[PDB]
Context: bound to proteins that are not shown
RNA sequence: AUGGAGAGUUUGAUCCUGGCUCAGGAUGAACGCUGGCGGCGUGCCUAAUACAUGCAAGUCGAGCGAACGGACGAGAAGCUUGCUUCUCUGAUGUUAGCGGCGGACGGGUGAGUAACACGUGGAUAACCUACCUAUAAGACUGGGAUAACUUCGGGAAACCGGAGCUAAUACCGGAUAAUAUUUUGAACCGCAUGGUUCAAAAGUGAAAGACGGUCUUGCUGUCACUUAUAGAUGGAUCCGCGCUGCAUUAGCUAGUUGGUAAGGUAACGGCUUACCAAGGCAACGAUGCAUAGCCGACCUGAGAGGGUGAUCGGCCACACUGGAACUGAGACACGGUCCAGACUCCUACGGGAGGCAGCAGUAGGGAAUCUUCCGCAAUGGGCGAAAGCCUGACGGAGCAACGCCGCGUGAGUGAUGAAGGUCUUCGGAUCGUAAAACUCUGUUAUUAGGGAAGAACAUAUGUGUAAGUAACUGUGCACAUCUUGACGGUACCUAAUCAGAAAGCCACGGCUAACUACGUGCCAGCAGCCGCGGUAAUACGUAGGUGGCAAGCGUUAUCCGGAAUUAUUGGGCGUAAAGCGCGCGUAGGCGGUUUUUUAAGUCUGAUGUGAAAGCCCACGGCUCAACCGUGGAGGGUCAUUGGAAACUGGAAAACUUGAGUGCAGAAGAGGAAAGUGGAAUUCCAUGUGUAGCGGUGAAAUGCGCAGAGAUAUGGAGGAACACCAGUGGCGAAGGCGACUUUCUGGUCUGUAACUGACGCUGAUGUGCGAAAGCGUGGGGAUCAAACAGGAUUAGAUACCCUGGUAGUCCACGCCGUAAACGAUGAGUGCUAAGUGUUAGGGGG
RNA sequence: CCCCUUAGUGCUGCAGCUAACGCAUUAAGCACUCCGCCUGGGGAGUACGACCGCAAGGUUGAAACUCAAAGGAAUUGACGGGGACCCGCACAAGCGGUGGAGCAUGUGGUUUAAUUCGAAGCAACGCGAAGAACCUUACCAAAUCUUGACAUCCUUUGACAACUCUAGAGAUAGAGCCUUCC
RNA sequence: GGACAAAGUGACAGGUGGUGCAUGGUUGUCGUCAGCUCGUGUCGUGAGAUGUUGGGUUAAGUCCCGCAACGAGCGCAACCCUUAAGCUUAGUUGCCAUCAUUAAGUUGGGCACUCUAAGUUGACUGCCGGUGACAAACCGGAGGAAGGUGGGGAUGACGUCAAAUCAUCAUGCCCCUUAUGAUUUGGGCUACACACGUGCUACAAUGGACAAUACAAAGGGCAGCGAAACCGCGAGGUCAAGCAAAUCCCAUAAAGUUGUUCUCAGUUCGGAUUGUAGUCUGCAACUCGACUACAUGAAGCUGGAAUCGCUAGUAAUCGUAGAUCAGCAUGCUACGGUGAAUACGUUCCCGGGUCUUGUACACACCGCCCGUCACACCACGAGAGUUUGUAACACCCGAAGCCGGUGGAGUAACCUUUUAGGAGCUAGCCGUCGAAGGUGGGACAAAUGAUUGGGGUGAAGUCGUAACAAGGUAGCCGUAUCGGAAGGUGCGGCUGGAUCACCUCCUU
RNA sequence: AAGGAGGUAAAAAUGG
Repeated sequence: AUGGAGAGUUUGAUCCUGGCUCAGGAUGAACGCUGGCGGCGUGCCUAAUACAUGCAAGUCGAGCGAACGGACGAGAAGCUUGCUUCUCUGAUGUUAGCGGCGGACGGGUGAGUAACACGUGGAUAACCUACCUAUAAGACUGGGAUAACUUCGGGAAACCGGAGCUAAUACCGGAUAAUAUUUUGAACCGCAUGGUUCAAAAGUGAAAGACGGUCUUGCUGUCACUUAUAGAUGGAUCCGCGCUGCAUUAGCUAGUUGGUAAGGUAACGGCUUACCAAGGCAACGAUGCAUAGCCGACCUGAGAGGGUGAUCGGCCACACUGGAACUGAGACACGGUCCAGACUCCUACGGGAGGCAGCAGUAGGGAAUCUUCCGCAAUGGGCGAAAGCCUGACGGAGCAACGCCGCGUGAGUGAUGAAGGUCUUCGGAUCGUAAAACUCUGUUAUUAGGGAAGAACAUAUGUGUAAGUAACUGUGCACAUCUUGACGGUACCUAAUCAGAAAGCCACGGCUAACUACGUGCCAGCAGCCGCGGUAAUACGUAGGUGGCAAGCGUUAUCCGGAAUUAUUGGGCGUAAAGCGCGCGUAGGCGGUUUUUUAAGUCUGAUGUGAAAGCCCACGGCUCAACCGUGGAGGGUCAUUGGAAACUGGAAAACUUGAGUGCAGAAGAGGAAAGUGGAAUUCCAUGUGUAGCGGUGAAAUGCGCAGAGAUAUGGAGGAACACCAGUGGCGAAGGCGACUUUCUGGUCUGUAACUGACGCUGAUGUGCGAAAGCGUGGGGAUCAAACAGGAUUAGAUACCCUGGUAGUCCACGCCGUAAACGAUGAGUGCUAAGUGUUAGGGGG
Repeated sequence: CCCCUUAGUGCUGCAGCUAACGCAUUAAGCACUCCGCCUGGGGAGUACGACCGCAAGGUUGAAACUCAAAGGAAUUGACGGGGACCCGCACAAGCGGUGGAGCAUGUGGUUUAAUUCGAAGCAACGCGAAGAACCUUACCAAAUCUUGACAUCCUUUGACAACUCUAGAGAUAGAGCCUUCC
Repeated sequence: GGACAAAGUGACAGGUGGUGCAUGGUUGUCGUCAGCUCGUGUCGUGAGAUGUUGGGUUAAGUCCCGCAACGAGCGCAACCCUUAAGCUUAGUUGCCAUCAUUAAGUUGGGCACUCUAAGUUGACUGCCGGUGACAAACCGGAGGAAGGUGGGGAUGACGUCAAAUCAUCAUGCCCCUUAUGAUUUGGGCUACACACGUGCUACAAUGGACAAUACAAAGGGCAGCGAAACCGCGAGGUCAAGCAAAUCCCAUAAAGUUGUUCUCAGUUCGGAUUGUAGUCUGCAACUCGACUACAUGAAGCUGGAAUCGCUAGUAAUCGUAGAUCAGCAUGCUACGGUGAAUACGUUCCCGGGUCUUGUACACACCGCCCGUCACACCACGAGAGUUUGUAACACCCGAAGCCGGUGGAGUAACCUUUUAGGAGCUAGCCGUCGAAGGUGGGACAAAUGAUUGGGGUGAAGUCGUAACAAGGUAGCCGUAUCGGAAGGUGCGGCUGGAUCACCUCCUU
Repeated sequence: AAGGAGGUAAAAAUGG
């Protein structure tokens, strides 16, 4: 320091290499068996498949007209003074409609997206913002409509039109107001473009009233309204960096890249158009293709890393598919509009309607994922002055061992080792203190009582205080009081009764904890690997016992680990898989010594940020724990800024050790082209000569009486260079061996003038490259694939024998491979020795 | 002739390395730089695509599927139409034989009713057989028996049985005789 | 109170029936070849190794020397048997020497000698000299009867051959049980156109025949060895002594030696074959015994290719005895008489041992192992095409909508002026952009397709045998071509190739 | 004397 385990299996045995397999952890899991409870979580991952039905967005009467309604309480008496009409008043109230605000939030989903989508860090002197808050100034004066409503007409419905009338905080003109727009001057400042302030003028539009108090229609409270400047909130754009697989994807781009002008936008901008130019991207991976929402985080691992992106939070994207705009502060809008499309439904056949990836639920798909539940009591949201309404957000309940955590299924005594099962050596052993029995308990369970918190409030009613008032009502704040629970009579507590209702799953050959008996007999069957089973099965099935777990236990699927089995940490390439056949050389990677300088890397300090939740540490609250809460710590390859100069990087200056050059020497089958030569083979001619030659393990085919073979001479022609010759030489490799001439490459030795790091490696590229082989034209002795014959043989498409074509040779092209091997890449330095040989050099 | 030295080319051999074999100043040791290449065996240097080639083909280069091995170095055995050496009446030297004749015997073959079975290179064949007319005898024909030719147990209990007669090749059947026994 | 023995029944008996490849036991073989191992130590990561290898020597892993080995065990050798020479004991049935005697060692006597059989001594490279590394060992010599494990026997390691035996015996399993068991008489095992092994007899003068005359060893004998005598030519028969064994018998050995004859002739060789007549055993010699007498008198006159035994008292020759056994031996097992030749040497043939080498073998070469072909299954590629989908492109058309133009038609707010005009607005119309759509030729992806290609797996399938040893033609690499298949062949390359002789070098 | 490297003769039926 808090942190890291291995095992089986290749062999007769061994070591190594090497894969396969297992023991761990995890899950939105599924399945099999089983199943008591509570707490906290989680629960369509598949079809972004189609959807019946209900509900998921309304609210405001203190903005407005109208309608309904009808208290309190008028009048005649029906002689009913309790029932009655219209000639009234008509209040508390309710509503379809106009208008305001909210329907852009909240909720769902992950299809698309490889992109400034997201993360992190920045920027906007290129931006926009309803509601909210603060400050300042205002709210003046007029007008025309329309919904509703009534009426006429057409419709199955959706609902449509014509006529007439009426409101407003609906709509419109005018008046005054600007930091907004134009022009002029001035001051200051900055990151190009520019920014801030002041002074002049010209164009110039805003608004609304409702409910109350005082009542003097004058003043005035609350709310509402308008203009301007700030704050807050929210949104927009740009940028560095990060963020995925494939080259069996190498070229892509033409508004494309830049400029000018205009248009357009909240805003800058090829954002769009016109013109000019030919630019822009890309091996630092463009383009294309495939796949994918991103993150906080989650799983695993000692770590480095690997895998994942459920639940919860942030960001993005989408709302049957595609396009578009309207309204609006905000949408190009899930439960809005228009158009197109697919699909579906209703219809009286004239014509109409719809979009669950909202919550439930249905059908379907699937191995697989829930109730068509309760309430707005809490938190949050919309509207309202408020009570309050709405809210499938949310808070709860219901279901599911799906997960985690907690507690049960009893406890004490109990040998007398009871019965009974299994085994047995027939003595006994074991299940077993287990059981029986006595005693005890009630966590749980049943019954009966008590019974929270979660609730703060808001409003209303009383006062007190503060700004304003001329003074109230009101407004802000403070203190009191009535009332508000779906869950739910649930949690929890108390009292009584009973051990009574509450244990299953897998395994027992090794890995790996746990062994015996029967049945079976390579069958039935097991199996993760090695394997097991053919009569003595600890491996198959059952039984007893045992082991591990336990309301769970096993199986399957997937991820990380073990796997150092892609090895940065942390492996290799002579023979195990692995050095390109070899050069020449581009990009890149890497690079000798000293001095000065820079601060890109490198090191160090400060500031901001890295949301919350999560992980880890601590503390606190649920009886514990899980869980919940609160602090701490952590997490950047992050950014801004200040410091250091050793190394790497950049700049400047020197050096000769590496690398080349000069000078003096050495050897060489290094290469290319011509020419000369001896031996030998084959063939042709001729002389001599006779009956075999040749060949094999032995033979035969074949050649030969037409004179073969042998021998002598001459000629023809092709190909290779005997001795030298050597772990010898040369070359990058392949390769190069008679001799001569010409052209030409490389290497080694000594020297220390000369340059002064100019070097090494080398992807892509470009050349050479044994033999065979291909094309064209030559050539053709030998040898010899194919092929023919003979032999061998069971057969013999061979080995052996006799022939024999391509080819073997040359020129020019092509091919581009070999056990192209030292199976050993290149460069560089360093690390005992002995002894040969090739080409040199120096000292005795 | 000696010493030193440069560059090669060989052998031997420390430290070190290596699974081992081995390498070892011509590293396979110790280090740094760069390149190429590997990640179990088959499938397969195959398929597809691409590029190259007149063609043959070359370069690049997977997967499904399948196995639990495939591999290296070394060890002990066994084996080889591998080798070296040593020995043996194994050759060589020599004496005498077999192979030729007749016969004895065993074996194969054939034949038979049977020619009983066993032995087959050395290491079967005068071998099991140290004695086949009957017996042996296991084979064949025929005539015969079914607790049996032979053994133990169980019931009854004995006079069983050599011996004489008859019929039969006999094995056996028929009545006597008749003699034993605790 | 019962051994024992008969009859019946049921258990049960019985098998030389099969499998020696299920086995025990026993045996052959390499081969009496010289090997096979262990403890301690040391070296190896390890399996392992060393020892046990090397130089000699030996019959030998026998011994010595050397050496990371030091020792030990089983094998070897020795202990056991027999033979070759002595000594002590003992002297009968053995021996005979004096001495007497008899046909006779026959008996009287003796234990000298031989011999017999118990116990002892002896032989160990012990001593001497050479070769040798002063060692082991080899050679030569003395002594000794014997000299170099004196000569022989028994004794047979770890292992090889699924060698032999199930018919000696035993035994797992299988098989029969009115027969695959059992009894009897007769016949097979003895056959006979033929091939082979092992032997006997010959082919003659180193001999045949006749007569005379010597010399062994080792065994057997109870109803068995059968002496002498008589009979027969004969094998044998009658009588019959002795003998349960150093006493008697079997039992006179033959070859040899000495004499006569034959004189080189298929015979005075040879003795098969057959006729006749007999003996013996056995109840019984036809199939199918041995021997004897007379006659008959075959091949064969030293044996082709090839092939066997034996290194000394051996081979060769000559007889002798025994187990089995009534009878039957040219076989087998033992005995002795006479009694050789040769071994220079390891070139060649065979077998074994050790060391080494290669290996892909370890069930261990009867090993491992390759590719066609045939069948089944699985995945994959190609394929006239067929279908579905993705992303673009070109052209055509063009909704909604915004924007722009126009606006004749309509129109409350404003202006002028009113049974009105103007402004402004709107319906309508036109235009740009534009989703969807249509048409077209291409690109890419997926599915599918008659048919087709190789690949993998699978059980004892069929054909061959390529590779592993030098794998029987070294293998492999590249290339070309041929062939059912593995593969063959050609050219060049590699060692990751075994190997007898040669030269050429390098290392210790 | 024992080991390492190069060249190079001669032999050969077939199957275990």

Description:
Entry title: Staphylococcus aureus 70S ribosome with elongation factor G locked with fusidic acid cyclopentane with a tRNA in pe/E chimeric state. Shown are 1550 nucleotides from a PDB entry: RNA (16S ribosomal RNA; mRNA). The structure was determined by cryo-EM at 2.02 angstrom resolution and released in 2024. Rfam match: Bacterial small subunit ribosomal RNA. Rfam links the family to the GO terms ribosome and structural constituent of ribosome. For this family Rfam cites "Crystal structure of the ribosome at 5.5 A resolution" (Yusupov et al., Science, 2001). The family has 99 seed sequences and 42,628 matches in Rfam 15.1. Among the 48 different proteins in the entry, which are not shown, are 30S ribosomal protein S19, 30S ribosomal protein S16 and 30S ribosomal protein S11. The work is reported in "Structures of the Staphylococcus aureus ribosome inhibited by fusidic acid and fusidic acid cyclopentane" (Gonzalez-Lopez et al., Sci Rep, 2024).